Context: bound to proteins that are not shown
RNA sequence: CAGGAUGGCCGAGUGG
RNA sequence: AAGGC
RNA sequence: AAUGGAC
RNA sequence: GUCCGCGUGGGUUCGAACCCCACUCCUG
Numbered sequence: 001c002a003g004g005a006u007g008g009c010c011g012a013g014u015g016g
Numbered sequence: 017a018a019g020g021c
Numbered sequence: 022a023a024u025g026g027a028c
Numbered sequence: 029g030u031c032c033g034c035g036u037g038g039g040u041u042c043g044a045a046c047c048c049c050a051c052u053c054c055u056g
Stems, first nucleotide, its partner, number of pairs: 001056005008021003016042001025032004035051005
C1' cells in the first nucleotide's frame, strides 16, 4: 500500500 | 443461493 | 426427494 | 408468504452473497 472469508465438503455466483 | 459430491 | 433459519 | 442468513456488525438502495464503512483472523 493491498487481498481473502459462500451452504455438511469442493466450488459458481458482483444490484432483479 | 448454480452445479457436483 | 430433501439437504441455513424465525414467523 | 414476510423477513434474517454468504467472516461479524452497520450503512445506501424499491432490491445486497454482489456497492460503501468499521471490526476479526490470516495472507502479500
Method: electron microscopy, resolution 3 A. The entry became public in 2024. The RNA with a sequence from Homo sapiens has 56 modelled nucleotides. Ions in the entry include zinc, manganese(II) and magnesium. The reconstruction used 57,414 particles. It was solved together with Schlafen family member 11. The 2024 paper behind the entry is "Phosphorylation-mediated conformational change regulates human SLFN11". The entry is indexed under tRNA, endoribonuclease activity, dimeric, HYDROLASE. It holds a match to the Rfam family "tRNA". About the family: Transfer RNA (tRNA) molecules are approximately 80 nucleotides in length. Their secondary structure includes four short double-helical elements and three loops (D, anti-codon, and T loops). Further hydrogen bonds mediate the characteristic L-shaped molecular structure. tRNAs have two regions of fundamental functional importance: the anti-codon, which is responsible for specific mRNA codon recognition, and the 3' end, to which the tRNAs corresponding amino acid is attached (by aminoacyl-tRNA synthetases). tRNAs cope with the degeneracy of the genetic code in two manners: having more than one tRNA (with a specific anti-codon) for a particular amino acid; and 'wobble' base-pairing, i.e. permitting non-standard base-pairing at the 3rd anti-codon position. Clan: tRNA clan. Entry title: SLFN11 WT dimer bound to tRNA-Leu-TAA (pre-cleavage state).